[PDB]
DNA sequence: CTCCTCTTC
C1' cells in the first nucleotide's frame, strides 16, 4: 500500500 | 467525509 466483507460507528 | 473490525495478495 492493493482488496473481499461488516442488520460495523460517527 | 472519517472510523473500527474480520480477511487476503
Nucleotide at each position: 500500500g492493493a482488496a473481499g466483507a461488516g442488520a460495523g460507528a460517527g